[PDB]
RNA sequence: UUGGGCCUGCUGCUGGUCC
RNA sequence: UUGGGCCUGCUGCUGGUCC
Numbered sequence: 001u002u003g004g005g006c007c008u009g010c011u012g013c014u015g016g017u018c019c
Numbered sequence: 020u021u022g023g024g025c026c027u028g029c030u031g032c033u034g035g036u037c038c
Stems, first nucleotide, its partner, number of pairs: 003038005009032002012029002015026005
Other pairs, nucleotide, nucleotide, family: 002004tHS008033cWW011030cWW014027cWW021023tHS
C1' cells in the first nucleotide's frame, strides 16, 4: 500500500546500532 | 533514508502473485 495475505521496486521520513 | 553498512517503524506510491 491492499477489501485482504504474501513478495518486489521507488519516494519522502523515522529511530536503534556500527564504520 | 544514510557520507556509508546493518536493522526498525511510518506515509504515500508501485508492480508480481494468491483469497